[PDB]
Context: one part of a larger RNA, bound to proteins that are not shown
RNA sequence: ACAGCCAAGGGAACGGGCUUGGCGGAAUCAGCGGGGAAAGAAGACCCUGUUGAGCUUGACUCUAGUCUGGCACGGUGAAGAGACAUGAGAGGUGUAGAAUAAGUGGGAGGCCGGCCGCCGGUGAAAUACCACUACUCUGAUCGUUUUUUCACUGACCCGGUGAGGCGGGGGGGCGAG
RNA sequence: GGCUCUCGCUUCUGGCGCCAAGCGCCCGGCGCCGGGCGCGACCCGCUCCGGGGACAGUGCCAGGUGGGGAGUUUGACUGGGGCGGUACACCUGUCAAACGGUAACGCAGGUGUCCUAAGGCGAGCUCAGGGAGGACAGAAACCUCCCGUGGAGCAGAAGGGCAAAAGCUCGCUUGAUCUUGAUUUUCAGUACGAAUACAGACCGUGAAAGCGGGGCCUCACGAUCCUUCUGACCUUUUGGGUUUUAAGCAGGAGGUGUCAGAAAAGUUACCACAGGGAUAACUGGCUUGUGGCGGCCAAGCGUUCAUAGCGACGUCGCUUUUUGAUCCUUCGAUGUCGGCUCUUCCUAUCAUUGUGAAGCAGAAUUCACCAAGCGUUGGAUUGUUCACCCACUAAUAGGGAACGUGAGCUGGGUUUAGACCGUCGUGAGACAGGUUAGUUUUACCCUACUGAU
Numbered sequence: 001a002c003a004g005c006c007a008a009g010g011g012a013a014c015g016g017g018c019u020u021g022g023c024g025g026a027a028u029c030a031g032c033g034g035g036g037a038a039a040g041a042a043g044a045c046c047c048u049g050u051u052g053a054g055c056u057u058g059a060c061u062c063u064a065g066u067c068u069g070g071c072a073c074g075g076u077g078a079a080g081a082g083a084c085a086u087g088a089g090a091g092g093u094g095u096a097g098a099a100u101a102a103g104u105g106g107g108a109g110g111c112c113g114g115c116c117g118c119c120g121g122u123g124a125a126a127u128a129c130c131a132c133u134a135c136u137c138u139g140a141u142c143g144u145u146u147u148u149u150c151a152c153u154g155a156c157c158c159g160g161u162g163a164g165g166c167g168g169g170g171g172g173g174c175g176a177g
Numbered sequence: 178g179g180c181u182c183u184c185g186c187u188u189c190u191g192g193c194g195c196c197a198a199g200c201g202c203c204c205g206g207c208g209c210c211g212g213g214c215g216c217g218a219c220c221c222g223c224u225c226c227g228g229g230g231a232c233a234g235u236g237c238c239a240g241g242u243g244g245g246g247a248g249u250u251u252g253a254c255u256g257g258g259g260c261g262g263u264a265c266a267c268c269u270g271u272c273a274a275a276c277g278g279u280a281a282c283g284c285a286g287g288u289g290u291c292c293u294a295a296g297g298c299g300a301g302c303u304c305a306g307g308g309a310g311g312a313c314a315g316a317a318a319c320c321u322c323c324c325g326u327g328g329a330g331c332a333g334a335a336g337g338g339c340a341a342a343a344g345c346u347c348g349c350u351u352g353a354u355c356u357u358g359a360u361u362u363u364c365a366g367u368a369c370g371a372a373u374a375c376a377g378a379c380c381g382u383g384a385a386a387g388c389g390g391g392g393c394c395u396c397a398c399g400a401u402c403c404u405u406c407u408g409a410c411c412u413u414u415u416g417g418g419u420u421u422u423a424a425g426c427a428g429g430a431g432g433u434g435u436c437a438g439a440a441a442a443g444u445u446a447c448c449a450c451a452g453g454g455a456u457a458a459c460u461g462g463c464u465u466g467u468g469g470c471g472g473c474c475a476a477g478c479g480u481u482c483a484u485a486g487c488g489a490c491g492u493c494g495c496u497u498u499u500u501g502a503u504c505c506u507u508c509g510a511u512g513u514c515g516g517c518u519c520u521u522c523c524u525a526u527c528a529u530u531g532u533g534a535a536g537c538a539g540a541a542u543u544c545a546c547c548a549a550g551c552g553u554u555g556g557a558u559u560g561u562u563c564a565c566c567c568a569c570u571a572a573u574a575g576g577g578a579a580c581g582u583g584a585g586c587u588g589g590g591u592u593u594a595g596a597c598c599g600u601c602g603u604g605a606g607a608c609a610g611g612u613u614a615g616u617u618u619u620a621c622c623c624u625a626c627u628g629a630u
Stems, first nucleotide, its partner, number of pairs: 002016001005022005027630005034624003038619002046453004051449002053445004059249005065242009075152005088138003110115002156229005166222004172184001175182002199216009252265001253263002261282001266288006289436001290332001291392002296350007304328001306324006330339002335395003352379001354378003359373004367437001380389003403431006411425003461505001462503001464501001466500001468496006477487002514589001515587003519581001520578005527552001529550001531546005554568003558564001595613004599608003
């Protein structure tokens, strides 16, 4: 869905229909709630979905808002200070060795008879010799540059007014000396 | 007489306060009337007065913070799901039924290593164990002899294999090096990993034959993209040339263990959708582990006696009024516990009837048989099922009918949404943890039954 009487059996594991039986008689009326696994709504309880929403946070990725720094708006003057630059003076702590030579490249001389040394002396390189070139500290100066503080009102911001006497310079009294 | 400066005129009281007085200088018209200008009310000035101020503040970047807000995620297997585990990637024995293959959240175990040797040759020995001896020395410390097929050891768990070795001890070395292919293993006969025979070199070792490109074998590991390193007399870097740089070729490494490889926390009891009886909570099915019930043997208790009545150890059975097990039926819904009311049925008989046996004198009380005909109460407590108590009684037996019965009743409890308390969670929230209040729809259709034609 068609429709509706039951017992047992089996069946997708509780049949109104199938099997075996019990059986079965028009049309109906008033009740009745045992059954129709009655009607109501694609179960909200459970699970799946690589389906979602409300909420939370120590989930992932982010964002408003907020704090901080830089550049620009964004100016003027004076002090002080850091760094850079100009370039000056000293300290390098085992002795030996003239002394306390930080590594030395040339190289056997430098200054005008002598003075210090390269050899000895002795050491890590030997100090003398014309110089290259490192490291630390301190100091001056000046123009480049980065800062801190203070001062101004011209940008910018706040308050009031009906934008009503603002700032200096003057006239007079109070007075001391 | 000037500089140093104050002030420039309002206070006892709920009165009033504007549109000028006065002075000085000009002018008009017939003494008269009316006008104009300045002092009163000082002069000059550049911002209206003050307060901040190169700071607030604005624009653009950069860093912090930022569930306030936005988007998204919250793996899989699972005798429902969750929890627990990995059976998600491998290896050994078994399952496994004598080729091979063969499943379960089957059993016993191991693994994500470790080794400059525990790799590769060459050489020399034999181990575990047992017996016999020798001062300390014994059961064993060290030496010697004999037996000793492996009963030891090989890096490990297991299996296979190994005795002039694959085991133990020395010597030398880095074949654990570089480069093409082919094949096996899982297989789709695709990869990765592992391995097997080769080829070309360079070697190591041994006298040499030979062996070795890792570990005696069965296992110990990783795609694209990106990054890093190395290799070249290599290619491009763009119209040409040089040099950085960058992009290429080849070979390694940095990992995806959910291991053929997404970048990933929860809660919902305010929940929503598509579905699923492939999957749970209820009834019905199978089973009876569990529960309950009944026999056999009889060792014994029972004063003397195993069965009057009991009855250990075993053993055979029944039951779906208990719980478990499974998921077969139902998730386009079969209204989920109780109590009330009512109908019928079962016997595993509480009472009554008919009968037998006692360790039944009478009386009373037990056990056994036929027996479901007829009965099995009123109440306190708890929602209760169950349970306990009071009293009566002949007795106050046990149960089924979708754990009978919600379009028959109730909503007390489970089991929404509001709340309170305890525990847990940072939190939203959770609690077979308590408490409180929480809509119980419809027959007029068919059948069944009670009556009526």
Primary citation: Loveland et al., Nat Commun (2022), "Ribosome inhibition by C9ORF72-ALS/FTD-associated poly-PR and poly-GR proteins revealed by cryo-EM". 28S rRNA, nucleotides 3865 to 4569 from Oryctolagus cuniculus: 630 nucleotides with solved positions. The reconstruction used 20,284 particles. It comes from the structure "Mammalian 80S ribosome bound with the ALS/FTD-associated dipeptide repeat protein GR20". It holds a match to the Rfam family "Eukaryotic large subunit ribosomal RNA". On this family, see Yusupov et al., Science 2001: "Crystal structure of the ribosome at 5.5 A resolution". It was solved by electron microscopy to 2.9 angstrom. The entry is indexed under Ribosomal binding peptide, ALS/FTD-associated dipeptide repeat protein, RIBOSOME.